[PDB]
Context: one part of a larger RNA, bound to proteins that are not shown
RNA sequence: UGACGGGGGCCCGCACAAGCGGUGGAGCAUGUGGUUUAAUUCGAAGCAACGCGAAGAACCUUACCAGGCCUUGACAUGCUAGGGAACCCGGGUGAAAGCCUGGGGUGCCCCGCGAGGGGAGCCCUAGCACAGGUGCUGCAUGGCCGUCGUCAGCUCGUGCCGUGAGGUGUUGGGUUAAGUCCCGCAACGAGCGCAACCCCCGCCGUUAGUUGCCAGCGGUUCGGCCGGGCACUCUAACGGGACUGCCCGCGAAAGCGGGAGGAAGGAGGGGACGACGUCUGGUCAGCAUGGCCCUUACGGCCUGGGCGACACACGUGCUACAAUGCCCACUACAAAGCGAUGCCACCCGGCAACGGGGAGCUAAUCGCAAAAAGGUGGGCCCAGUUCGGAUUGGGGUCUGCAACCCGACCCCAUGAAGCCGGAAUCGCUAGUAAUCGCGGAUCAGCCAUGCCGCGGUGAAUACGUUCCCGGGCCUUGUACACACCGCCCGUCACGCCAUGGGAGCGGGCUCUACCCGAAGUCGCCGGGAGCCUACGGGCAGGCGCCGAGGGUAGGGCCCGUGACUGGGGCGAAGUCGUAACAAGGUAGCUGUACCGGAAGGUGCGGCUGGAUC
RNA sequence: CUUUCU
Repeated sequence: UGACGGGGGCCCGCACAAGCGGUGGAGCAUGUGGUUUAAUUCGAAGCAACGCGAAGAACCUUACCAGGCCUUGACAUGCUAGGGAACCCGGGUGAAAGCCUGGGGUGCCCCGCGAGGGGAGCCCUAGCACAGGUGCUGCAUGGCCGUCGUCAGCUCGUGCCGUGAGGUGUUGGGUUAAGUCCCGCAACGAGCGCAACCCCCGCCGUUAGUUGCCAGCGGUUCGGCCGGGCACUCUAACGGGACUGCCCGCGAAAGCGGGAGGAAGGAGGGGACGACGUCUGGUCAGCAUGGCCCUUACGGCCUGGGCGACACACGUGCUACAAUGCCCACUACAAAGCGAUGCCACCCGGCAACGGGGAGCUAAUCGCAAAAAGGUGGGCCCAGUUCGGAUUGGGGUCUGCAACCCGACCCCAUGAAGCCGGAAUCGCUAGUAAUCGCGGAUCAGCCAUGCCGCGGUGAAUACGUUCCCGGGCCUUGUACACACCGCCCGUCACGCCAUGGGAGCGGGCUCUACCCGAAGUCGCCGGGAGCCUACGGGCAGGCGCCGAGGGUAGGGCCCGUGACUGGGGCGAAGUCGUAACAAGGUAGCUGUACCGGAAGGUGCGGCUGGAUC
Repeated sequence: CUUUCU
């Protein structure tokens, strides 16, 4: 400076609460996990993968599998050499692709009487530089997208503060949906965000009458059908309108509450629009692209199969379990879109899907078209049924070369589970939820109950912010910083190394006492026991002290080894718990004492280096 | 009330 807290304060959001309807149960559709398979192509993985890429898998698509084939190729540029060179129609083989073969054909520039020779684009064979790869790497990348988050934030310039990282501004008080505005302030401004500028819906005007029109009159087969007109509705261009502008109260201001006028207020309602950044988020299989790998196959063509496999598990949905309902008949009111080998009026045939015929429409003009819920009448009478429409048998229709695997629709028959769903869990605050139908993209057809849109009918509830989830601001503690999915303690296990205690067993040193004691100096004797003598003495010899060293006993120290035994250090990924760091979930630490696998717990006293009130 | 780990 952050991030976090089982710290504090303030404040948001369908976050909870209050409600209404669901999911989880059933049958089915769809995606996924798994399993299976020759293959069940690949990717997506909590929120933010799972009706996702796929806005259309029978062939195609198609990336997978099996088999049959092709190799300078299905596509680009260029070169050498060889023989024909443009092009069109046939045969054989074959599932197709492919392979093989025959025939027509000798239009083109230059030289030459001619035969002919040479040559440019082009097709063919061989060779070569290459094409090709949905082969790998989204941690090598671009682009684009998701996400926190439409959250209220993230920064910069200059100044000021600090040794410095940094801080101030951006904090504080008021207020707002908002870093929105107001007031204050060592700050004064600015940038990306917020808001506004853009689209649609609300009211009104002008411009415009192939839409409208018993508004107003004339005709009527009485249908805006004709004449007629642009008032209304509508269509679509351009404008007006709203600014807290006015009134009352509160306030310093911003603004808050209330009232008036008005179609509408205090952001009128819904879009478009999503900051610095985060997730080594997602995608090299949309495309682009660095590197790596395959180039007679990891390229290419074809036929067929698979992507649709089913013991199972999950996500998202659809239809239901019924009487506020189901069915039949009649009848009424929408918006938004789409239409040429297209939408299809109307007539005919068919129970029907649909077929045949066929008008109109370059489409405010014709068509898709019926809107459904609703209204009126009738039926059913509470039962697994006139609820529900799965499953299966049979017969058809359409698309398409082709519906076996594996399409949709029609008709007859079949009439399953399901009587409102365990623990758990989702959406939504108003034209919303709930419910009802309509259109479109893709598309021959369609597995659409999906997606993106359109209008009809039209609720309940919100005391409140303690709790759960995500978030904003200020503050506090921190041993966190790939940041609480953080850090970290001790025992045990495994491996290596050094080391303490230690019976015993080796060797050495010193000290005390006693004993033995060489050499030699010194001392004494040196004798009727020796040699010399001048008789004074000398030598030999003997004894004694000291003495190297040796021995006996006791004591102390050191070295070596050592049965046994105690802890210690170190060694990415073993075990048990959770002690400490946020009030660490019982504040911690501490001296001491007891106890316990271990971090430790408890008692007594102390300390703050303890949070909150 | 207690309420471990990554």
This is an experimental structure of RNA (16S rRNA, nucleotides 921 to 1544) from Thermus thermophilus, with 619 nucleotides shown. Entry title: Crystal Structure of 30S ribosomal subunit from Thermus thermophilus. Crystals were grown from: MPD, pH 6.5, hanging drop, temperature 277K. The organism belongs to Thermus thermophilus, within Bacteria. It holds a match to the Rfam family "Bacterial small subunit ribosomal RNA". On this family, see Cannone et al., BMC Bioinformatics 2002: "The comparative RNA web (CRW) site: an online database of comparative sequence and structure information for ribosomal, intron, and other RNAs". The family is grouped with related families in Rfam's "SSU clan". Among the 20 different proteins in the entry, which are not shown, are ribosomal protein S7, ribosomal protein S19 and ribosomal protein S13. Bound small molecules: neomycin (NMY). The entry is indexed under 30S ribosomal subunit, Ribosome, Kasugamycin, KsgA, RNA structure, Thermus thermophilus, Antibiotic resistance, Decoding. Method: X-ray crystallography, resolution 3.01 A. The entry became public in 2014.